The depositors describe the entry as "Structure of the vacant Candida albicans 80S ribosome". This is an experimental structure of RNA (25S ribosomal RNA, nucleotides 420 to 1438) from Candida albicans SC5314, with 998 nucleotides shown. The 2022 paper behind the entry is "E-site drug specificity of the human pathogen Candida albicans ribosome". Rfam match: Eukaryotic large subunit ribosomal RNA. The family is grouped with related families in Rfam's "LSU clan". A reference for the family is Cannone et al. (2002), "The comparative RNA web (CRW) site: an online database of comparative sequence and structure information for ribosomal, intron, and other RNAs", BMC Bioinformatics. NCBI's taxonomy places the organism under Eukaryota, Ascomycota, saccharomyceta, Pichiomycetes, Candida albicans. Among the 75 different proteins in the entry, which are not shown, are Ribosomal 60S subunit protein L24A, 60S ribosomal protein L41 and Ribosomal 60S subunit protein L30. The entry is indexed under Candida albicans, ribosome, cryo-EM. It was solved by electron microscopy to 2.32 A. The sample was in a buffer at pH 7.5.
Context: one part of a larger RNA, bound to proteins that are not shown
C1' cells in the first nucleotide's frame, strides 16, 4: 500500500510550566538622594 | 552610617524525582513447617496364627529341542528349591476432611487524615505501644529527572449525523461548504401552588387633588370579590348543649416507667340547624287561606367562632396567526381577444401540366322518333405538382437543445368550407368551439391581477446552552372513534400530618372456593370393535305342514354377561400452580345502662359506663418509615424470549395468558445480530470472578484422562442459522437364543449298503418331467431320500456320523461413532488458518484468561445523617460527622454557563490603546464557558447585586448572501 476523520495507551519531535521560596544566618565590593 | 537588590565559599532547613527500611490497609503467593480432632477410634501394610485354591513352586511321570544353557510342554498335587487367596489377633503408621485466637517465608497496590481526645496493650511509667489512615533515612536533580498540551507513529477499539420507527450504519428520508437570520410569543379571562400587604376585609390609579410632569405622592364616593344559602319560582333563609357526642389525635399541664387532664389542625363515625322535596296539620280565617306543632331508605356547590381581597412569580388551560414554515380549495373586487377560437368590415396572396363536362360547328346513318364520328370549348368544394398553409413517418437529429417544440429527410393540400395583414366585437361559471375539454398571452376539467389571507390541516418537516436528581406509555372506558381526542392507569413537582404507629408482587399454621392437567367408560350422556348365552312372543329366507303360526336350519335383530377404543363445546372423580379470609388492645372475659328496633318476656339486637388481663398484646421474614394532599407532562402503532394456548401445511404468520427483556441499554461472552447468556453503567487503584473459554489469529494448557471415529461431500457448542425415513460383515459395545473338547463352524480327505427297482405318471422311478407319501434289521451313521447328477440302473453330496490341527462358532436383534440416502445456480465459509492416540466426539480433573459485575481503597455528586451561640467567633442560605446510593428516550424538576437593553454600584478598564479578530502563550471549571501572552486594530467597554427579553442553531427539499 482500495478513503479519511475518534477514542484509550505510551514512544518520539514541538510547545509551556514549575521552589534554593520574598528562603533565614555572618561576610566583602559596585550604586542611591544624602545622615 | 540608615532601608535594601549584589557575591563566592560555609551552615540551618527547604522543592522536586528516585533506592532502602519499618509500619498500617488490601490482597496474591510457598514443593512451605509444626500441633490436634474425626472415620471401620480410617480401610491397607508389616509381624503372627488358621483355612483354602490355582493362571500349581518345587517335586515327580512322560515328551520337542537343547553337550538338559531363565530349556520348555502337558498331567499331578497344595509349600517345598517361588508364592498368592480368606478369615483373625496385638499392635503401629498414613491418606482423606476439619480445628490451631500456631510459626516461618515471597510479592504486589494503597498512605485517605491532620494538635489532644477514644478503645484496647505492656505495664519496669500519670509512662510507653504495632492500639480512632506513613513515617525514617540516603542519594541525584533544580539550564534540569518531573508533568502536562499539540502533531504524528504504534497496539486495540470506533458504521452518519438529524429523524419517523417494534426496528436505521442501511438499498428510507434532509444535508456539498461557511457566514449572517431562523421557531412555545404577547393578551384577555382562568386551575393549583408559592412570595407579599393588610385581614371580616380587601382593591389608591374610572376619576379627583398634586408634581422637579406619562413619574413620585396625596383623596374618596361608588363598584368588584368576599362575608349566606337554597329552590325552576312564588319564596324562605342557618346553636338543644360549654357551637354537640364517640375513636384518635402534635403540643401543653401533673406525674414517677407508665398514668392521669386537656386536647388546636385532621381523620372516621353519629346528630342538631338553614333551603328544597314529600307527610301530618294547631289556635284562626275575606272558607279558603294560613302554617303552629311533629315526621320522613329523600335532596343543596349549605351552618355548626368567618378566610378573604389584591400584587407578583412559575406551571398549566380556553380565544385570537398562537411553537415556525406548508394545500388541494373559496370569496371579494378588478385586468386581459398583441398568443389563441369564432363572427363581421376593409385589403392582399396563390409556377407550370393533366384530364377534357355543358354550349356550338361540320360530317355520315334513319321513315320517323333519333343515332354515330371528327372538331371546337374550357367545367370541376377535379387531378400532378411549385409558392404557400399543413404536419404523416422515420418513433431520424437534438433533447443541460440553435428551439420552453426546433433541425432534416418524408409526407398532407395546393383555386377554394383556400391562405393571409390590418380594424373590429365576443371576457371567466363568462366567451368561443367543424367539439379536443379543445382555446382564451408558453397559465385552463374555469385564465391572470390585487385582497379577504399568517385562510385551515387530527397529516410531514423542523424546533437553538450546560450538568444534577427522578423517570414513562403503547394498556381502560367512551368518541362518523381506527393516523386523533378525551379518561383511568403509569412520571414529575410541591408538599402536608405525623415518627415505628402498622404495612409487605413472601413463607407458615387455620380455614374456603375451583373443575384445568390426569383420570373414567364391564359409572350418566355420546361415540365405538369383537365375539358369546339367550328371547323373538312384536323380522325375514328355506324346509316342515294337505291346512294347524304351533317348531325347526339360517342371518339381522333386541335382552344378558362380557371385551377393544375415545370426547373442546362428556363426566363420578379429580391435581400441581395461582387465588379468598384470619392469625387480637378497634382483641377477650365480668357486671349492668340506652331505644320508639326485636322477644311471650326481665329475650335480644346495635352503642355504652364500671373491672380485670401490660410487653411472648397472641406466627415467620423484611421494613431509607406510615399515612394524606394537590396538580401537571409524555403515552395511548409496539415488539421478542421461556412456557400456557387459538386459526393455519406452515411462516422472520395472526391472535391470547403469566412473567422477563428489548423500545429507554452501554459494558463481558454468542465471530456478527435490539431481544440469548453473564450482569446492568459517577472518574480511577489493587485482588477476584461470571458467561464464554486456554494450537495461532487472542489473554489464558499443543495440560492431565479413560474411551470412540478416518468421511475419494468427517466433525466441530444452546437461541441459531437445518436435514429424515430406510439401510452397511466399516468400526463399538451390549441383548437373547443355539451349537460347542462325548472335538462346535470353515477347508483337506471315506461312507450312507439295506426292505425296495415299495407306489402313481408310463420314454422309466431305487427320491430327483413331477405327485400325494412311508412302516422295519448291524453300526460311531443317514432315509420308501434334500440338492446337483443320468431318459433311465448310476454315480456325487446327502440329514449325519468319520479321519486331519484344535476352540471356539452361529443366528437375530439393541444403539454408539462412521458411511450411503445427500441436487442449484458469483469463490467462500465450525469465523479464518488450520487439525487426524485432535486442535473432532462423550466423560471426568487440575490449573490458567478476563466485564463498567463482586470485594477493600481514593476522589465527584445525591439523598440521609452527626454535632456547633457565656468560643457566635466579622459566613448559622454556614461548618462540620457518619452511612448508603449513582443505567436512561419521551418527559418532569433543579442548580447554573452565555447574549441585546435598563436601575443601582465599582469615584471600574481605555487613543501610554475600548471593542474586534487571528493564534499549540497558557491557567481555571465536569461542563455550558471565564481569564490570560503574542499579533491586528482604532472608540469606546466591563466586574458585580437586581431588571428585561426579538435571548444561545447543524439540520427544517429552512432564508439571504458568498464560496
Nucleotide at each position: 500500500g482500495g478513503a479519511a476523520g475518534g477514542g484509550c495507551u505510551u514512544g518520539a519531535g514541538a510547545u509551556c510550566a514549575g521552589a534554593c521560596u520574598u528562603g533565614g544566618u555572618a561576610u566583602u565590593u559596585u550604586g542611591c538622594a544624602u545622615g | 552610617c540608615u532601608g535594601c537588590g549584589g557575591u563566592u565559599u560555609a551552615c540551618c532547613g527547604g522543592g522536586c524525582c528516585a533506592g532502602c527500611a519499618u509500619c498500617g490497609g488490601u490482597u496474591u503467593g510457598g514443593a512451605g513447617c509444626g500441633g490436634c480432632a474425626g472415620g471401620a477410634u480410617a480401610a491397607u501394610g508389616g509381624c503372627g496364627g488358621a483355612g483354602g485354591a490355582a493362571u500349581g513352586u518345587g517335586g515327580c511321570a512322560c515328551g520337542g529341542c537343547u553337550u538338559c544353557u531363565g530349556c520348555u510342554g502337558u498331567g499331578u498335587g497344595u509349600u517345598a528349591u517361588a508364592g498368592c487367596c480368606u478369615c483373625u489377633g496385638a499392635c503401629g503408621a498414613u491418606a482423606c476432611u476439619g480445628c490451631c485466637a500456631g510459626c516461618c517465608u515471597a510479592g504486589a497496590c494503597c498512605g485517605a487524615g491532620g494538635a489532644c481526645u477514644g478503645c484496647g496493650g505492656u505495664u519496669u511509667u500519670u509512662a510507653c505501644c504495632u492500639a480512632g489512615g506513613a513515617u525514617g533515612u540516603u542519594g541525584g536533580c533544580a539550564u534540569a529527572a518531573u508533568g502536562a498540551u499539540c502533531u504524528u507513529a504504534a497496539g486495540u477499539c470506533g458504521c452518519c449525523c438529524g429523524u419517523c420507527u417494534u426496528g436505521a450504519a442501511a438499498c428510507a428520508c434532509g444535508g456539498a461548504c461557511c457566514a449572517a437570520g431562523g421557531a412555545g410569543u404577547c393578551u384577555a379571562a382562568c386551575g393549583u401552588c408559592u412570595a407579599u400587604g393588610c385581614g371580616a376585609g380587601u382593591g389608591u390609579u374610572u376619576g379627583g387633588g398634586u408634581g422637579u410632569a406619562a413619574a413620585a405622592c396625596c383623596c374618596g364616593u361608588a363598584c368588584g370579590c368576599g362575608u349566606a344559602a337554597u329552590g325552576a319560582a312564588a319564596g324562605u333563609g342557618a346553636a338543644c348543649g360549654a357551637a354537640g357526642g364517640u375513636g384518635g389525635g402534635g403540643g401543653c399541664c401533673c406525674a414517677u416507667u407508665a398514668g392521669g387532664g386537656u386536647g388546636c389542625a385532621c381523620c372516621a363515625u353519629c346528630g342538631a340547624c338553614c333551603g328544597a322535596u314529600c307527610c301530618u296539620g294547631a289556635u284562626g280565617u275575606g272558607u279558603u287561606c294560613g302554617g303552629a306543632u311533629g315526621g320522613a331508605u329523600u335532596u343543596g356547590a349549605g351552618u355548626a367562632a368567618g378566610a378573604g381581597c389584591a400584587u407578583a412569580g412559575c406551571u398549566g388551560u380556553u380565544g385570537g396567526g398562537a411553537c415556525c414554515c406548508g394545500a388541494a380549495a373559496g370569496a371579494u373586487g378588478g385586468u386581459g381577444a398583441a398568443c389563441u377560437a369564432u363572427g363581421c368590415c376593409u385589403g392582399a396572396a396563390u409556377a407550370g401540366g393533366g384530364u377534357g363536362a355543358a354550349g356550338c360547328c361540320a360530317g355520315a346513318g334513319g321513315a320517323a322518333a333519333c343515332u354515330c364520328u371528327g372538331g371546337u370549348g374550357g367545367a370541376g368544394g377535379c387531378u400532378c405538382g411549385u409558392a404557400g398553409c399543413g404536419g404523416u413517418u422515420c418513433u431520424g437529429a437534438c433533447g443541460u437543445g440553435c428551439a420552453a417544440a426546433u433541425c432534416g429527410a418524408u409526407c398532407g393540400u395546393c383555386g377554394a368550407a383556400u391562405u393571409u395583414g390590418g380594424g373590429u366585437a365576443u371576457a371567466g361559471g363568462g366567451g368561443c368551439g367543424a367539439a379536443a375539454g379543445a382555446c382564451u398571452a408558453a397559465u385552463c376539467g374555469a385564465a391572470c391581477c390585487a385582497u379577504c389571507u399568517a385562510g385551515u390541516a387530527g397529516c410531514u418537516g423542523g424546533u437553538u446552552c450546560c450538568u444534577g436528581c427522578c423517570g414513562a406509555a403503547g394498556u381502560u372506558u367512551c368518541c362518523c372513534u381506527c393516523a386523533g381526542g378525551a379518561u383511568a392507569g403509569c412520571a414529575g413537582a410541591a408538599g402536608c400530618u405525623c415518627g415505628u404507629a402498622u404495612c409487605a408482587g413472601u413463607u407458615u399454621u387455620a380455614u374456603g372456593a375451583g373443575g384445568u392437567a390426569a383420570a373414567g367408560c364391564g359409572a350418566a350422556u355420546g361415540a365405538u370393535u369383537a365375539g358369546a348365552a339367550g328371547u323373538c312372543u312384536u323380522g325375514g329366507g328355506g324346509u316342515u305342514g294337505a291346512a294347524a303360526u304351533g317348531a325347526c336350519c339360517u342371518u339381522a335383530a333386541c335382552u344378558u354377561a362380557u371385551u377393544c377404543u375415545c370426547a373442546a363445546a362428556c363426566u363420578u372423580u379429580a391435581a400441581a400452580u395461582a387465588u379468598g379470609u384470619a392469625a387480637g388492645a378497634a382483641g377477650u372475659c365480668c357486671u349492668u345502662g340506652u331505644u320508639g328496633c326485636u322477644u311471650a318476656a326481665u329475650u335480644g339486637a346495635a352503642c355504652g359506663u364500671g373491672g380485670a388481663c401490660a410487653a411472648u398484646u397472641g406466627a415467620a421474614u423484611g421494613a431509607a418509615g406510615a399515612g394524606c394532599u394537590u396538580u401537571u407532562a409524555g403515552u395511548g402503532g409496539g415488539c421478542c424470549a421461556u412456557u400456557u394456548u387459538u386459526g393455519g401445511u406452515a411462516a422472520g404468520c395472526a391472535g391470547a395468558a403469566c412473567u422477563g427483556g428489548c423500545g429507554a441499554u452501554g459494558c463481558g461472552g454468542g465471530a456478527u445480530g435490539a431481544a440469548c447468556c453473564g450482569a446492568a453503567c459517577g472518574u480511577g487503584a489493587a485482588g477476584u470472578u461470571a458467561a464464554a473459554g486456554u494450537g495461532c489469529c487472542g489473554g489464558a494448557a499443543u495440560g492431565c484422562a479413560c474411551g470412540c471415529u478416518c468421511a475419494u461431500c468427517a466433525g466441530a457448542c444452546a437461541c441459531c442459522a437445518c436435514a429424515a425415513a430406510a439401510g452397511g460383515u466399516g468400526u463399538u459395545a451390549g441383548u437373547u437364543c443355539a451349537u460347542c473338547u462325548a472335538g462346535a463352524c470353515a477347508g483337506c480327505c471315506g461312507g450312507a449298503c439295506g426292505g425296495u427297482g415299495g407306489c402313481c405318471a408310463u420314454g422309466g422311478a431305487a427320491g430327483u418331467c413331477g405327485g400325494a407319501a412311508u412302516c422295519c434289521g448291524c453300526u460311531a451313521a443317514g432315509g420308501a431320500g434334500u440338492g446337483u447328477g443320468u431318459a433311465a440302473c448310476a454315480a456325487c453330496u446327502c440329514a449325519c456320523c468319520g479321519g486331519c490341527c484344535g476352540a471356539a462358532u452361529g443366528a437375530a436383534c439393541u444403539a454408539g461413532c462412521c458411511c450411503u440416502g445427500a441436487a442449484a445456480a458469483u469463490g467462500g465459509a465450525u469465523g479464518g488458518c488450520g487439525c487426524u492416540c485432535a486442535a473432532g466426539c462423550g466423560u471426568g480433573c487440575u490449573a490458567c484468561u478476563u466485564a463498567u459485575a463482586c470485594u477493600u481503597c481514593a476522589c465527584c455528586g445525591u439523598g440521609a445523617u452527626u454535632g456547633c451561640u457565656g468560643u457566635u467567633u466579622u459566613g448559622a442560605c454556614g461548618c462540620u460527622u457518619u452511612c448508603a446510593c449513582g443505567a436512561g428516550u419521551a418527559g418532569g424538576c433543579a442548580g447554573g454557563c452565555g447574549u441585546g437593553g435598563a436601575g443601582g454600584u465599582c469615584a471600574g478598564u481605555g487613543a501610554c490603546g475600548a471593542a474586534g479578530c487571528c493564534u499549540u502563550u497558557g491557567c481555571u471549571g465536569u461542563a455550558a464557558a471565564g481569564c490570560u501572552g503574542g499579533g491586528u486594530c482604532g472608540a469606546a467597554c466591563g466586574g458585580c447585586c437586581u431588571c428585561u427579553a426579538g435571548u444561545g442553531c447543524a439540520g427544517a427539499u429552512c432564508u439571504u448572501g458568498g464560496u